[PDB]
RNA backbone atom coordinates (compact mmCIF):
# COMPACT_ATOMS: atom_id res chain seq x y z
O5' N A 1 -0.96 3.01 2.32
C5' N A 1 -0.73 3.41 0.98
C4' N A 1 -0.68 2.22 0.00
C3' N A 1 -1.94 1.35 0.00
O3' N A 1 -3.04 1.91 -0.71
C1' N A 1 0.00 0.00 0.00
P N A 2 -4.55 1.48 -0.37
O5' N A 2 -4.64 -0.07 -0.80
C5' N A 2 -4.70 -0.45 -2.16
C4' N A 2 -4.71 -1.98 -2.33
C3' N A 2 -5.92 -2.67 -1.70
O3' N A 2 -7.13 -2.53 -2.43
C1' N A 2 -3.94 -3.88 -1.25
P N A 3 -8.55 -2.75 -1.71
O5' N A 3 -8.60 -4.31 -1.33
C5' N A 3 -8.81 -5.31 -2.32
C4' N A 3 -8.76 -6.73 -1.74
C3' N A 3 -9.86 -7.02 -0.72
O3' N A 3 -11.14 -7.23 -1.29
C1' N A 3 -7.79 -7.90 0.00
P N A 4 -12.47 -7.01 -0.42
O5' N A 4 -12.42 -8.15 0.71
C5' N A 4 -12.70 -9.51 0.41
C4' N A 4 -12.61 -10.41 1.65
C3' N A 4 -13.59 -10.03 2.75
O3' N A 4 -14.93 -10.43 2.47
C1' N A 4 -11.46 -10.54 3.66
P N A 5 -16.17 -9.66 3.13
O5' N A 5 -16.07 -9.99 4.69
C5' N A 5 -16.47 -11.25 5.21
C4' N A 5 -16.23 -11.34 6.73
C3' N A 5 -16.96 -10.27 7.54
O3' N A 5 -18.36 -10.50 7.67
C1' N A 5 -14.76 -10.59 8.35
P N A 6 -19.37 -9.29 7.94
O5' N A 6 -18.97 -8.74 9.40
C5' N A 6 -19.34 -9.44 10.58
C4' N A 6 -18.81 -8.77 11.85
C3' N A 6 -19.32 -7.35 12.07
O3' N A 6 -20.67 -7.29 12.52
C1' N A 6 -17.01 -7.52 12.61
P N A 7 -21.55 -5.97 12.29
O5' N A 7 -20.85 -4.84 13.20
C5' N A 7 -21.00 -4.83 14.61
C4' N A 7 -20.19 -3.71 15.26
C3' N A 7 -20.60 -2.30 14.83
O3' N A 7 -21.83 -1.89 15.42
C1' N A 7 -18.24 -2.50 15.01
P N A 8 -22.74 -0.77 14.74
O5' N A 8 -21.85 0.57 14.84
C5' N A 8 -21.77 1.31 16.05
C4' N A 8 -20.89 2.56 15.88
C3' N A 8 -21.35 3.46 14.73
O3' N A 8 -22.46 4.28 15.07
C1' N A 8 -19.00 3.18 14.69
P N A 9 -23.49 4.77 13.94
O5' N A 9 -22.58 5.64 12.93
C5' N A 9 -22.16 6.95 13.26
C4' N A 9 -21.32 7.57 12.13
C3' N A 9 -22.03 7.59 10.78
O3' N A 9 -23.13 8.48 10.67
C1' N A 9 -19.73 7.11 10.54
P N A 10 -24.36 8.16 9.69
O5' N A 10 -23.81 8.33 8.18
C5' N A 10 -24.19 7.40 7.16
C4' N A 10 -24.06 7.94 5.72
C3' N A 10 -22.65 8.35 5.32
O3' N A 10 -22.32 7.75 4.07
C1' N A 10 -24.25 10.18 5.12
P N A 11 -20.87 7.11 3.81
O5' N A 11 -19.88 8.38 3.70
C5' N A 11 -19.64 9.02 2.45
C4' N A 11 -18.83 10.32 2.61
C3' N A 11 -17.49 10.18 3.34
O3' N A 11 -16.41 9.67 2.58
C1' N A 11 -18.68 12.02 4.21
P N A 12 -15.15 8.98 3.30
O5' N A 12 -14.49 10.10 4.26
C5' N A 12 -13.67 11.14 3.73
C4' N A 12 -13.19 12.13 4.80
C3' N A 12 -12.16 11.54 5.75
O3' N A 12 -10.88 11.43 5.15
C1' N A 12 -13.67 13.09 6.85
P N A 13 -9.73 10.53 5.81
O5' N A 13 -9.46 11.20 7.25
C5' N A 13 -8.79 10.47 8.27
C4' N A 13 -9.21 10.89 9.69
C3' N A 13 -8.86 9.74 10.65
O3' N A 13 -7.54 9.80 11.16
C1' N A 13 -11.13 10.39 10.93
P N A 14 -6.80 8.44 11.59
O5' N A 14 -8.01 7.66 12.29
C5' N A 14 -7.90 6.34 12.78
C4' N A 14 -8.90 6.18 13.93
C3' N A 14 -8.84 4.77 14.52
O3' N A 14 -7.78 4.62 15.45
C1' N A 14 -11.08 5.37 14.06
P N A 15 -7.02 3.22 15.62
O5' N A 15 -8.13 2.27 16.28
C5' N A 15 -8.50 2.41 17.64
C4' N A 15 -9.56 1.38 18.05
C3' N A 15 -9.14 -0.07 17.81
O3' N A 15 -8.21 -0.57 18.76
C1' N A 15 -11.37 0.27 17.13
P N A 16 -7.20 -1.75 18.37
O5' N A 16 -8.14 -3.02 18.10
C5' N A 16 -8.73 -3.75 19.17
C4' N A 16 -9.56 -4.94 18.68
C3' N A 16 -8.76 -5.94 17.84
O3' N A 16 -7.88 -6.76 18.60
C1' N A 16 -10.92 -5.58 16.92
P N A 17 -6.60 -7.44 17.92
O5' N A 17 -7.20 -8.49 16.86
C5' N A 17 -7.74 -9.73 17.29
C4' N A 17 -8.33 -10.53 16.12
C3' N A 17 -7.32 -10.89 15.03
O3' N A 17 -6.42 -11.94 15.39
C1' N A 17 -9.38 -10.22 14.07
P N A 18 -5.01 -12.11 14.64
O5' N A 18 -5.38 -12.52 13.13
C5' N A 18 -5.85 -13.82 12.80
C4' N A 18 -6.24 -13.95 11.32
C3' N A 18 -5.08 -13.77 10.35
O3' N A 18 -4.19 -14.88 10.28
C1' N A 18 -7.03 -12.68 9.55
P N A 19 -2.69 -14.71 9.72
O5' N A 19 -2.87 -14.34 8.16
C5' N A 19 -3.25 -15.32 7.21
C4' N A 19 -3.46 -14.72 5.81
C3' N A 19 -2.20 -14.13 5.19
O3' N A 19 -1.29 -15.12 4.71
C1' N A 19 -4.08 -12.74 4.78
P N A 20 0.27 -14.78 4.51
O5' N A 20 0.31 -13.71 3.32
C5' N A 20 0.12 -14.09 1.96
C4' N A 20 0.13 -12.88 1.02
C3' N A 20 1.44 -12.09 1.05
O3' N A 20 2.50 -12.69 0.32
C1' N A 20 -0.47 -10.64 0.99
RNA sequence: GGGAUCCAUGACAGGAUCCC